[PDB]
25S rRNA (3393-MER), nucleotides 1442 to 2359 from Saccharomyces cerevisiae S288C: 781 nucleotides with solved positions.
It comes from the structure "pre-frameshift complex of yeast 80S ribosome with eRF1 and mRNA of WNV".
Context: one part of a larger RNA, bound to proteins that are not shown
RNA sequence: GGUAGUAGCAAAUAUUCAAAUGAGAACUUUGAAGACUGAAGUGGGGAAAGGUUCCACGUCAACAGCAGUUGGACGUGGGUUAGUCGAUCCUAAGAGAUGGGGAAGCUCCGUUUCAAAGGCCUGAUUUUAUGCAGGCCACCAUCGAAAGGGAAUCCGGUUAAGAUUCCGGAACCUGGAUAUGGAUUCUUCACGGUAACGUAACUGAAUGUGGAGACGUCGGCGCGAGCCCUGGGAGGAGUUAUCUUUUCUUCUUAACAGCUUAUCACCCCGGAAUUGGUUUAUCCGGAGAUGGGGUCUUAUGGCUGGAAGAGGCCAGCACCUUUGCUGGCUCCGGUGCGCUUGUGACGGCCCGUGAAAAUCCACAGGAAGGAAUAGUUUUCAUGCCAGGUCGUACUGAUAACCGCAGCAGGUCUCCAAGGUGAACAGCCUCUAGUUGAUAGAAUAAUGUAGAUAAGGGAAGUCGGCAAAAUAGAUCCGUAACUUCGGGAUAAGGAUUGGCUCUAAGGGUCGGGU
RNA sequence: ACGAUCAACUUAGAACUGGUACGGACAAGGGGAAUCUGACUGUCUAAUUAAAACAUAGCAUUGCGAUGGUCAGAAAGUGAUGUUGACGCAAUGUGAUUUCUGCCCAGUGCUCUGAAUGUCAAAGUGAAGAAAUUCAACCAAGCGCGGGUAAACGGCGGGAGUAACUAUGACUCUCUUAAGGUAGCCAAAUGCCUCGUCAUCUAAUUAGUGACGCGCAUGAAUGGAUUAACGAGAUUCCCACUGUCCCUAUCUACUAUCUAGCGAAACC
Numbered sequence: 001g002g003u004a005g006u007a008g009c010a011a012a013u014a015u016u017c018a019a020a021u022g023a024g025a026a027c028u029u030u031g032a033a034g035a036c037u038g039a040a041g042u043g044g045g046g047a048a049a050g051g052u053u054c055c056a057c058g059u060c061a062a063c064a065g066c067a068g069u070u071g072g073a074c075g076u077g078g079g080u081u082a083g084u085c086g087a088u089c090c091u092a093a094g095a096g097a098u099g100g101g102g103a104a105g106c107u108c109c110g111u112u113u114c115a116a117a118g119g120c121c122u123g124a125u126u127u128u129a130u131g132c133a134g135g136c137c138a139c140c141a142u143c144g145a146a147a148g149g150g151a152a153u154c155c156g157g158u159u160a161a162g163a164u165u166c167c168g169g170a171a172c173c174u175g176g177a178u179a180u181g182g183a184u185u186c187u188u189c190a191c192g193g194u195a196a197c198g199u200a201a202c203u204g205a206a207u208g209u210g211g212a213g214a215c216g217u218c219g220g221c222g223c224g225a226g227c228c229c230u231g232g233g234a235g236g237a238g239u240u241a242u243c244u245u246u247u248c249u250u251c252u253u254a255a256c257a258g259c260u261u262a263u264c265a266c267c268c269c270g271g272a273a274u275u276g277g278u279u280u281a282u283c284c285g286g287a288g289a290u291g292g293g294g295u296c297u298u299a300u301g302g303c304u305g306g307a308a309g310a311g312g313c314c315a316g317c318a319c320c321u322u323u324g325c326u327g328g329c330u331c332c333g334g335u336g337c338g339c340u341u342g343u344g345a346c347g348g349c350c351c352g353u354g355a356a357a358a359u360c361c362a363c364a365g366g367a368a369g370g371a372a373u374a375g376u377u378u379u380c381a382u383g384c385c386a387g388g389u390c391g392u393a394c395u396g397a398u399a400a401c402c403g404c405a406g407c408a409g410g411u412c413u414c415c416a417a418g419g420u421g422a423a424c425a426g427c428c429u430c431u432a433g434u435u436g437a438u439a440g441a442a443u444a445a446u447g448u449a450g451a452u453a454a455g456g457g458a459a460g461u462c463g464g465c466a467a468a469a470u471a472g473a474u475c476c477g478u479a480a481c482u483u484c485g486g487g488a489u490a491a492g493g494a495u496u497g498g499c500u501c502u503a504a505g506g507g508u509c510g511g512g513u
Numbered sequence: 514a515c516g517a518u519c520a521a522c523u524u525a526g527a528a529c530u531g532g533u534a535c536g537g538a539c540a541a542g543g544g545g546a547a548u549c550u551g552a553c554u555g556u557c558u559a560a561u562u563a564a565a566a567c568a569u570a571g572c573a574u575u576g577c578g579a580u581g582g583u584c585a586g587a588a589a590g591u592g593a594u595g596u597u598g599a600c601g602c603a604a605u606g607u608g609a610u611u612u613c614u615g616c617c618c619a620g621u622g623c624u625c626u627g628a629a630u631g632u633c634a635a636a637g638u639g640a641a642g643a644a645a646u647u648c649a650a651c652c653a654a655g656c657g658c659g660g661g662u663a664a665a666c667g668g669c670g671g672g673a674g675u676a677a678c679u680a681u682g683a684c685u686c687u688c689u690u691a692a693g694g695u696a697g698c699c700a701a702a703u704g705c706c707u708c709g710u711c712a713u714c715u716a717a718u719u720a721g722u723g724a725c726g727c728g729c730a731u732g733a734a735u736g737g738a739u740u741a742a743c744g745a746g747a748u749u750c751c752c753a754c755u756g757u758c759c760c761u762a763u764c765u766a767c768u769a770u771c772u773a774g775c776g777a778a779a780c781c
Stems, first nucleotide, its partner, number of pairs: 001781002008775002015033005034435004043415004049395002054078005063071002083172002085391003089149002094143002100109003119137001120135002123132001153170005173387004179382003182377002185375001189369001190199003203368001207364006216349004221344007228336001229334004233251006252310001256305005266294004275285003311330008350354001401410002417429004438773004447767007455759002459757001464754001472496005481486001483609001497530002500527006506519001509516001511515001531535001543752003549746001550744002555567002571607007582594004611738003615669003620666002622662004627658001631656002671687002674684001697731001698728001709725005
């Protein structure tokens, strides 16, 4: 090349009207509709991977299996701001030097082993910083987590794109020298509480010890937070031929600081059989119950500071210096087998009992030191300075990853509204997001997917394959057999709507006996 | 024994009502009588097999007390089990429970033992000139010899006669094996003949079930028999239900079709 302008470009409900921009519009933008994802989303973020796809401006030759003015395309630029978010630090399974031993040798084993494997205080403290008697050891490399352990940050604003990093306020942690505020020279290293323990501090070396780090899973119960529901009020929007003081929506409060606030636990005091207290769950008490009195961990909540000046909701002035100004409001509550998450006190399970280290503190102790304006407290308060390096855009998937691709496949995870309902089922809806997938014409046969059917009822067929058939809930009823646990929703039957009523079932107090 | 406050959805009942409808969409078990088989939950052939296959708990057997068993390494002053110690580690088989697990050690293994006029390697020891050069040897282990062991591998018979009608054969010889298949079970997923025979199921059944025998070729942890429960596992029947069928018909969407764009391949 013929095939051949042929097969085909039919999964994921769905598009339409108008305008604008453009030679050019089914596909680009804007408005108007109609729809869908329907919160284990077609939403909002991340991990791996990608690597600039982010964003802006021009722009359409090729690519987006139609189209294209559009684009993850093309061309030119802009963009990733950290003491606190991570890496870094730590150890985990495990990798791996040295000592040493193998191996012709590339190398292999080995990881504390048959190794001579070690700091900080006024020692000294003027050829001096190791010229020279100042202790403790019993350390043995190092690498290995961007989901394990960890020092410390929040809110509001800001961009074409960055932000827990920028800005404005408000904090914290680590490191680093002195210094002021309260205490010793008439008891040197605090007082108080019978006690649990408290407070603003309130010396403490070697050596030793303890705690935290630091942990499974499931079930119910309680308590928070956020979300859900709801009353009043103060605003805005919707509907209003008729009709609930109506439907929708705003009414918010971070880190951090102070005060306060707990189940559990513990202490003091009468000393308990008529045993009492007590959970949903049955444990506890002479090893001291009940009862009466009593601390701390911002567990968690409340109030105040932060902080109303922020932010949010209304009303009004600005009228082409890429810009604001004004006035208000932002207030009270209630409810629960609600949802989710966290916490707590418990209970169940195991022949399963559910890392390590770094790091931080505490305790034991009693080395050393302390009297004329001094000595220590820098674990009290306040004050001063610094906190480097590397990462930070975006996608995260029916187009940013991998599958040769813009492939119906594959790929870890967080948040999670209303109604129905047992329910993160199905169905419908709000916020948010999409409206993508070649299209236009009456839709022949055959198909694919979805259905219905007289009378019969498996005669079909290898075979009831496929399909159909009472399916939820409540009540009734339930055989053989059994390893006594089951079988069991056996089988089988009845009811179920709407409305108007009725009954039962709870929580919170002042005791003249 | 006293009260106003306040509060939430769970039950149960009644009357009334309607084209007897009402879990009104959605959602949402068909059921039963049996057989084979694997106990169950679990697991695998990614991309034709999910099973009756594998695991499993339970059962049983084996080795080993550390200078050890099992296993690794070229070696090593090297390793896993082992941060271990028989209630353990390692190696196998069977495969819940119930009830059982019969006989055989001749063969092949495995294991335990030591009179060697049994075998028998290097080295070593034994003749003579000259030597290079045969032997013997409670000769090492091993092999042979002897014993144990089957929850090791495995195996587990024929022929003929016989009961006073026949039929059959309790009985009886006879050859032979290591032992001659026991308890059970069966035309079973194992039976050739075979569509076995009888019964049941049906109008009719090479199907199913029950039962039965000289079982080609059933059978006991190469596990036998059974078994509640369970199973996307084989299978038979019944009720229900139905377009599976008599016997087809009809409807919907998307195709196909026609158009505009876009535009392959196989094959030749």
Background
The structure was determined by cryo-electron microscopy at 2.3 A resolution and released in 2025. Rfam match: Eukaryotic large subunit ribosomal RNA. Clan: LSU clan. On this family, see Yusupov et al., Science 2001: "Crystal structure of the ribosome at 5.5 A resolution". Rfam links the family to the GO terms ribosome and structural constituent of ribosome.